Entry title: The cryo-EM structure of the human 17S U2 snRNP.
Shown are 148 nucleotides from a PDB entry: RNA (U2 snRNA) from Homo sapiens.
Lineage of the source: Eukaryota > Euteleostomi > Theria > Hominoidea > Homo.
The entry has 20 different proteins, among them HIV Tat-specific factor 1, Splicing factor 3A subunit 1 and RNA helicase.
The sample was in a buffer at pH 7.9.
An Rfam search finds the family "U2 spliceosomal RNA" in it. The family is grouped with related families in Rfam's "U2 clan". Rfam describes the family as follows. U2 is a small nuclear RNA (snRNA) component of the spliceosome (involved in pre-mRNA splicing). Complementary binding between U2 snRNA (in an area lying towards the 5' end but 3' to hairpin I) and the branchpoint sequence (BPS) of the intron results the bulging out of an unpaired adenosine, on the BPS, which initiates a nucleophilic attack at the intronic 5' splice site, thus starting the first of two transesterification reactions that mediate splicing. The family has 208 seed sequences and 71,512 matches in Rfam 15.1. Rfam links the family to the GO terms U2 snRNP, mRNA branch site recognition and pre-mRNA branch point binding.
Context: bound to proteins that are not shown
RNA sequence: GCC
RNA sequence: GGCUAAGAUCAAGUGUAGUAUCUGUUCUUAUCAGUUUAAUAUCUGAU
RNA sequence: UCCUC
RNA sequence: GAGGA
RNA sequence: GGAUUUUUGGAGCAGGGAGAUGGAAUAGGAGCUUGCUCCGUCCACUCCACGCAUCGACCUGGUAUUGCAGUACCUCCAGGAACGGUGC
Numbered sequence: 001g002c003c
Numbered sequence: 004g005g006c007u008a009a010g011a012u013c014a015a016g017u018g019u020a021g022u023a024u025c026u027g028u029u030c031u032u033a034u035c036a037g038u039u040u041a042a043u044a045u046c047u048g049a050u
Numbered sequence: 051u052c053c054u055c
Numbered sequence: 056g057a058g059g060a
Numbered sequence: 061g062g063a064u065u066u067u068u069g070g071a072g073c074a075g076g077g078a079g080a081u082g083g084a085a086u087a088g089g090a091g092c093u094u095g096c097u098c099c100g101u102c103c104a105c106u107c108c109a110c111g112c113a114u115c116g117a118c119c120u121g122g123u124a125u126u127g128c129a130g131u132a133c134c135u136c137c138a139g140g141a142a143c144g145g146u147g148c
Stems, first nucleotide, its partner, number of pairs: 002005002011029001013027002016024002034049004051060005076108003081104003088099004111148003115144002119139004
Other pairs, nucleotide, nucleotide, family: 001006cWW010030cWS012028cWW015025cWW019021tHS038045cWW039044tWS114145cWW117141tWW117142cWW118140cWW123135cWW141142cHS
């Protein structure tokens, strides 16, 4: 960082 | 909550006035006693 | 010491 | 004879 | 981990004797129903040896205590003994  | 890019470490290379950067790794999956740490960790010995 | 092939 | 604990 | 206080048990069995005493409504057998007779099971009363003695609980009468405590049980006398267990 993603669901 | 998870898919191990969340941490420490030990050898080597490169390079700076200085900070650094990269590769191999390993990571105890384990218990007890001492050192120590704000607590972990780490190390020191036995199993 | 036990289990598996 | 081999592997794991 | 069956050898004295706990878990491999020391438990089982029977309520004295007698009397032309009394009863088995539906439940004894035999003499092969009913009536009678005999015999190995209870209760009530009576007699011997109210089976015996003991203490506790309990009922009648009389009687004493008026007391503030966390309990085997609580005055004494006399009669009766329905109950419990102990030893013979």